[PDB]
28s rRNA, nucleotides 2357 to 3864 from Oryctolagus cuniculus: 813 nucleotides with solved positions. The structure was determined by electron microscopy at 2.8 angstrom resolution and released in 2022. Rfam match: Eukaryotic large subunit ribosomal RNA. Rfam 15.1 lists 107,465 matches to the family in 2,616 species. Rfam links the family to the GO terms ribosome and structural constituent of ribosome. The entry is indexed under Mammalian, 80S, initiation, complex, mRNA modification, mRNA acetylation, Harringtonine, RIBOSOME-INHIBITOR complex. The organism belongs to Oryctolagus, within Eukaryota. The 2022 paper behind the entry is "Direct epitranscriptomic regulation of mammalian translation initiation through N4-acetylcytidine".
Context: one part of a larger RNA, bound to proteins that are not shown
Order: sequence, then structure tokens, then C1' cells
RNA sequence: GGUAGUAGCAAAUAUUCAAACGAGAACUUUGAAGGCCGAAGUGGAGAAGGGUUCCAUGUGAACAGCAGUUGAACAUGGGUCAGUCGGUCCUGAGAGAUGGGCGAGCGCCGUUCCGAAGGGACGGGCGAUGGCCUCCGUUGCCCUCAGCCGAUCGAAAGGGAGUCGGGUUCAGAUCCCCGAAUCCGGAGUGGCGGAGAUGGGCGCCGCGAGGCGUCCAGUGCGGUAACGCGACCGAUCCCGGAGAAGCCGGCGGGAGCCCCGGGGAGAGUUCUCUUUUCUUUGUGAAGGGCAGGGCGCCCUGGAAUGGGUUCGCCCCGAGAGAGGGGCCCGUGCCUUGGAAAGCGUCGCGGUUCCGGCGGCGUCCGGUGAGCUCUCGCUGGCCCUUGAAAAUCCGGGGGAGAGGGUGUAAAUCUCGCGCCGGGCCGUACCCAUAUCCGCAGCAGGUCUCCAAGGUGAACAGCCUCUGGCAUGUUGGAACAAUGUAGGUAAGGGAAGUCGGCAAGCCGGAUCCGUAACUUCGGGAUAAGGAUUGGCUCUAAGGGCUG
RNA sequence: GCAGCCGACUUAGAACUGGUGCGGACCAGGGGAAUCCGACUGUUUAAUUAAAACAAAGCAUCGCGAAGGCCCGCGGCGGGUGUUGACGCGAUGUGAUUUCUGCCCAGUGCUCUGAAUGUCAAAGUGAAGAAAUUCAAUGAAGCGCGGGUAAACGGCGGGAGUAACUAUGACUCUCUUAAGGUAGCCAAAUGCCUCGUCAUCUAAUUAGUGACGCGCAUGAAUGGAUGAACGAGAUUCCCACUGUCCCUACCUACUAUCCAGCGAAACC
Repeated sequence: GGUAGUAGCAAAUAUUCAAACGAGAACUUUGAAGGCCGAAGUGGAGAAGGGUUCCAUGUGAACAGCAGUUGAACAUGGGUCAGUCGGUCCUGAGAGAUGGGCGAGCGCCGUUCCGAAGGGACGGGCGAUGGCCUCCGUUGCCCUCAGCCGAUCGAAAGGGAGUCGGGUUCAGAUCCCCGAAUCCGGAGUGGCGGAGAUGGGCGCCGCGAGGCGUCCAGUGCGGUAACGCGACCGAUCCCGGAGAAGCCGGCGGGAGCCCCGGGGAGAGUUCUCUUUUCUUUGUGAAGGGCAGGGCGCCCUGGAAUGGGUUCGCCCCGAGAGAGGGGCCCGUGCCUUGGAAAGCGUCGCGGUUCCGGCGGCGUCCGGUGAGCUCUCGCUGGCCCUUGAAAAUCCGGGGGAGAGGGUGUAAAUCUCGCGCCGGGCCGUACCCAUAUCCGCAGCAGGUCUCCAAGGUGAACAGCCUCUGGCAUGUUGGAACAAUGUAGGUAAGGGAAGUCGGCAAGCCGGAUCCGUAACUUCGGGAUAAGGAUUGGCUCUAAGGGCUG
Repeated sequence: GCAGCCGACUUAGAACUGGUGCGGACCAGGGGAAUCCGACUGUUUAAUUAAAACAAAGCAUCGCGAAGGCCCGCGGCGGGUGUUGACGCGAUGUGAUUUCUGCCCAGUGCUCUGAAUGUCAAAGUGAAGAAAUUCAAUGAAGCGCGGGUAAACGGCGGGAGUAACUAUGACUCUCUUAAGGUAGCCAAAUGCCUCGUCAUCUAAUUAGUGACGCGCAUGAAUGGAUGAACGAGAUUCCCACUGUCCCUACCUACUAUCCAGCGAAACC
């Protein structure tokens, strides 16, 4: 090249009208209309992966299997801000050096095993130094004290202190701005205050108030108790706690959402009706107080006529019921924050360039085997018992230190004040088009949030918030054969290897239920009846007196 | 034991009423009587097989007291079981429960004892020889020799005669093996002959089920026989139901058809 302008551009319901820009419109954008996704989404956000695809401006050669005024295409420029989000730190399953061994050798085994495996420390002594050589610090030497389970790596879902609210961009916000916080580390002179801690006796003077001299005490107080108060000394050493845990069931409390009854503000309907229908009606972190929960916490007292108590349990002379307390949580309420902000409305300006200026308002109640989250109690299951470490804390001990009555000293996990917090990541997609499958591939790919009705229900079906344009094209007709759905008189498996395929049955309530059996089942056995709408009736509860 | 004020959803009953229609869409078990196999839940050949296969609890064997059993490793005072210790670790078979588990140790395995004839390597001993060499004795394990073991692998007959009508033959004789298939079960998912014979199911059945047993070529942890409950397992029948069929017809959507744009391949 012929095939051939042929096959094909048919999975997931769907588009129409007008306008604008433009040389040009089935496909771009704006408005209207009609639909779909239907909260286990075609929504909003992340992890792995991708690597600029993100945003703006411009272009229409090539690409986006039709076209394009459009694009995840091409060309210009922009865009990722951290003490308090993660990495960095820890160790897990495991990996991996040195000592040692083996090995022709590169090297391998091994991880406490055949090592003299520590370079630290309160204090004491010696020696020097600086700073008003005071007292301390740097040290240099000596004395004294000293188990580590083995270097090191290993988690962006485990462990791991501490940041939240409003505003702001074209594209970045717990990162920027404003306002409120908070943690860790440091600090000669501690920067200040408060605590320690300031009393008693005797003797003088003083009418007394009060003051002078001697002595002596003073590492805090309260409560019967559980425990409390703003501090409230202390080393090597030892002990304990937290970190630190399974799955399932039931119940209770607190939120958020939903629901109900009314007030506002604004919109829809108003041919008749509807005091109507829809939207909206805030308060963070961190402190203080109070509810509301939990207690296997304390005191009095002593119980059979056994009592208390749960949906279930369970509890009691090893101390119940009854009174009175204590502690923990406290995400709820009020308050500081806080109304100054936000939001909703009405109205003036800036004709603008406005975190502009203003008014107003941001209200009062009830319910629930409701749904989700969370806190708490209790039970069941195991020939299953459901991590380590970094890190922090409390206690026991009492080596020591501080001053001699003061202008007090050592020492303070108390209240404020001062300084600092380096390094790396941070844009976007996250999936019927940004990932893998050669591709804008009906495949595959780990999670969070989750409205109304019907209904047992996170089922299916319809709608709101949010989204979208029918899935790589349109127009005209409605032949055969197909693919996916349906319906058929009379018969009812005669079809066919074979009731394959389709069809019958289906929910709930009331009856009823055989053979057999491992006595648990069979069992929704099998077989019957009922089921709408409307108007009524009866029963089933709280709070107050 | 009263009164007032508040409620929230449910259940039962009744009257009326509609062209008997009501779980009105959606959602939403066809059923019964038997046989075969596997107890069940579970798993499996990613891309042709989901099962009767594998696993499983249960049952039963075997080795091992740590210098050990089993196993890894090129190698070391190496390593796993083992942070273990017979109620454990390791190696096999069968496959819940119920009821049973017959006989054979001749073969092949495994195993216990080492003294009779035995055999039996290297080294060592003795002798002869000039020496290399040769000869002899001695003589380990292992094979032979002797026991055990089948919930080890496995195996488990034939031929004649006979009961007062025939037919069978409880009975007898005989050759034989290590033992001669016991209890059970069947034309079975195992039977050639075979579409076996009888009964039932039908108008008619090489199918199904129940019986018979001479079983080419069933049979006991290579497990035998049963068996509730279960099964996207394999079969037969029945009721209901139906376009599977008599015997086809009509309707809908998307294609195919035609047009604009775009535009391949296998094959030759």
C1' cells in the first nucleotide's frame, strides 16, 4: 500500500433558553429552568506516592482520539515563614561494631559471649590562679564513693513538657498581624517581696504604755481522723509509683448534632387558607468558684424479725443500714478573658484608596431505649492474660550545713520581675483526570467528619448543606441481528444431559408446628388468618403541697 | 389512698368507610421426601477446577533425663527447639461423637544380646628373606546366627461327596499356606458378565430407592458400620410456580443504520 474514509468513538438517567467575549460557540463564562450525587457522597480534609501539577497573565503551532475563546498543554512571572504541628529524643520485633573465634582471602560468626570493658562524683587534703585574693570558680595531684547489660541503629500510626481566639492572600497560616497565654533552660552580685523568724524567763527603768541587761528556744503550722494551709533544709544509698495497656457486654453522667414550645431580624407564598414556611439567634486557651459524678477514704455506733441495693449483681461483726465529714475528676455552668471581637440586619458616607462611621440585636424554655464522642462503674472470656525504654515524681534514711538573739544565717517545689529557645519539613493532588497499571485506563490504593423523611436500621428510595454536567463527540431516523429490561390467552417441564434461566415465596402480629435427634436442635419446619384511611376508647409516668 | 401542674412515646380494643383495597413503591427465605460424601466453623490451584481435596478437635504409635532427641551450618567453646525439661520437645498415621478394631513375624523393614563354627579394613605382633616382599597369628563395627514387633509396609485358598420328590447343602474327605477375609457392608463414587434378579416409583424408566449375594477386584486406624446439625458439594421424586416448551407475538433503552468531525488493526 489494499483492507478503508472501514471497524469503531454505546458501563454508571439529561439537558434547554438568553446574553457576553470572540474572526469564529452543541462543548467557554454569566443568569434562568429542569435533573443527578444524597452525609458507608460525585462533599470537606490527611498518610504513602507524585514534584510545581498550586496562583495570576498571555497564546492557540503541537497535545487534551469531535471542537474549543478552555486545560493538569505552551510561554512569562509569583508562591511553602513555627520554643508550644512533626522530625530531631526513647525503645520494640530486629539490625550491628569492638574484645574473642573462624577464615586461602574479600571477610564471616557472634551481642555478653574466653575483655584490665568507668575518664564520672558528694566530700576531704595538697598545689596555682583570677576576681575589692573575702569567698567562690577554673582547674592540676592525691584520698574516698561508684554494677551494669553492653558501642550504635530501629516508629513523621507506639512512648514523648508546653498555643489558643479573631483578622489577613491570588497562591501560606494553631507558622503572618493583633490579643490573650504557656513550657523548658539560664541568671556572680540572686532583682524585689514573702517564708525560715523572730518568743519566753528573770532583772532594772517606766504610774502605765513601753524600753535597757542577762539567760534560754527557735530546719513551719491546723484537724480525733481521712486530710488541709503559699513556701516549709538536707548528700551517696535504698524502696515504690507514673510512663505501662487485651477483647466483648450492660448501665450511668457530660457534651455536640437532631427534635419540640415560644420571642426577635430578614426572606418565600398569599386565586382561597395558613398568628404561616425557611435562614439565623457566639464565646477559645489558661486561672477562680460552683454544680454534677466517683471513692476498696475517715469518725460515732453496733445489725436476725436479717437488712441495704442493681437492668444484672453484689455487700455486711474483717463492722451493714443511719448521721457527720474527707479526697479525686470536673470537657459542664458563672466569671477574668468578653465585646472592644464575631455574626445578622438597617443606614450614612469615602463618586474612591476604607479591620470607615454608625444605629439596633445577639432572647426564654422543654424533652428523648434518640445518633456520635468521651468520662466512670460493674460483669463475662481465655490450656489466649493482652510491650519496652527515655523521662518525671514521692517516700525511707540521716552523712552534713546554717546563727547565737540579730541589720539575723544557711535554705525555699511561694508571688512577681529579667534573658533565650538553634536545624530540617510546611504550596497543591489524594483519585471515574495530579498515585501504580505504557494512557485523562469501568482495575487497584491506608484513615477522620457525617443532616431531614420513611423505616428495626450506617438497607433501599426522595430532599437540604456542599458539588456536578452524564463520564475521550454531536445531529437525523426507529430495518434485521444483538445487549439489558418487561408482559403474555389455554396447558404447566411435554423442553433439556440436567427446572439451566426465569418465575413462586418474602416484612411484621396472632395461631400452629412432624419424622428424627448427639436432647442442645430440626424451626421462619410444614400449614393458616390479619395488615389502608378516619373518628374514638382504655392502660402504661414525673414534680409540688 | 387527696389536689394541682406537667408531660413522652407505645400497646390493646371499637365504630365508620373505600370498585376486597392495603408489608400497594422500596426492602424482602420457594417448600417437602430420600440416597452418596465430608462431622461441623475454617483453608485451597492470583488468570479455566472451591470440591468428596487440605486442616481440625479426638484417637493411637515412636524417640529423648541435656555430653541428650530432632534439625541448621563452609568453619569455630558455632546455632534453632530453649526465657524449654516428659501434663515437655520432636516424628508419624487416622480423622468429631456412637459402636467396634478379627488372624498372619513366613517376605521387607525396625529393634534387643555378643559367646558356637563364621566372615571382617587400616594399624600393631611374629617369623623367613640380602632387601623390596611374602607368609602366619591376632582380629572393631557391620553382615550372618538367636528373640520381639502389624494403631510398621503389607497379606488374608482350592478341589470332590453327601438330608426319604427335586434344590441347597449344616456334615465328611483331601491338597495346601505365615495366615486362609472374622464383625460388618454392596451391582456402592468399589461388580467385568450387566440395562444382574425381585419389589417400588411411571401409561412407558440403561435412571432413583429397598432387598439378594457366588464380592472380575468390599472389609476393619492402608480404618469398618452408623449418624443428629451443617454444605454456593453429587444424585431421584413430589407440591407450588412459571414463555423451558406447544408457538411464538408485542413494547422500552443502548447499539447497529444515515450524516458532520476523527480514524485503526489482523490478514494479504